[PDB]
Context: bound to proteins that are not shown
RNA sequence: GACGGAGCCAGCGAG
RNA sequence: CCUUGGCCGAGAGGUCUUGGUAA
RNA sequence: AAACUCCGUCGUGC
Numbered sequence: 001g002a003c004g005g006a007g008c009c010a011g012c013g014a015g
Numbered sequence: 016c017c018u019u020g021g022c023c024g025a026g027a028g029g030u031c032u033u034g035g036u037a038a
Numbered sequence: 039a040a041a042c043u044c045c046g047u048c049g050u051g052c
Base pairs, nucleotide, nucleotide: 001048002047003046004045005044006043007042017035020031021030022029023028
Other pairs, nucleotide, nucleotide, family: 008041tWW009040tWH013015cHS016035cWS016036cWW017034cWW018033cWW019032cWW024027tWS050051tWS
C1' cells in the first nucleotide's frame, strides 16, 4: 500500500 | 429503456413469458 | 453516512 472482517457517532426533509 | 412468443378479443386492446443495454 | 478504531493474510509494474 492492498485484501477481508468486526466495532460506531450527526445534522438540512414526510416534523 | 428497447425486444421473442403464446392466450383472449373482428377490433380498439388487455393478459402474460422471455434477452440485452441504461441507473 | 463517509471518515475513523481494532483484528488477521501478501509485500513495489508502465